[PDB]
Context: bound to proteins that are not shown
RNA sequence: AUGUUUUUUUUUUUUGAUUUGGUGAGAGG
DNA sequence: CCCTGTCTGGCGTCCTCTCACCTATGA
DNA sequence: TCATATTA
DNA sequence: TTACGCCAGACAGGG
Numbered sequence: 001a002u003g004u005u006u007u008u009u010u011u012u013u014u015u016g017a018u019u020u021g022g023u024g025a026g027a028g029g
Numbered sequence: 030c031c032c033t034g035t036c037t038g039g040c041g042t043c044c045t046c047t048c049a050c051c052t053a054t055g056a
Numbered sequence: 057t058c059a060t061a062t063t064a
Numbered sequence: 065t066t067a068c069g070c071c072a073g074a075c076a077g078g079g
Base pairs, nucleotide, nucleotide: 022051025047026046027045028044029043030079031078032077033076034075035074036073037072038071039070040069041068053060054059055058056057
């Protein structure tokens, strides 16, 4: 006084809410 | 033709609670 | 199982 | 299968 002087990236997304009818017998008031 | 038995329909209390039980057929 | 249709 | 009790309302029968 001086550094392109040891480089491999693939990776974008998750979930919770409610409806079913006649018939006959017996008891309470 | 106006009384009349007779027959046919149409009523018959609100409220509640518990239980059980539900068409036969059939090649 | 899938139509058949009302009495002593 | 039948086993209410009136009570209106309509109907064939008869003096």

The RNA (mRNA with 12 nt long spacer), together with DNA, has 79 modelled nucleotides. Entry title: Cryo-EM structure of Escherichia coli transcription-translation complex A (TTC-A) containing mRNA with a 12 nt long spacer. Method: cryo-electron microscopy, resolution 3.7 angstroms. The entry became public in 2020. Among the 57 different proteins in the entry, which are not shown, are 50S ribosomal protein L18, 30S ribosomal protein S2 and 50S ribosomal protein L16. The 2020 paper behind the entry is "Structural basis of transcription-translation coupling". Ions in the entry include magnesium and zinc. The reconstruction used 24,959 particles.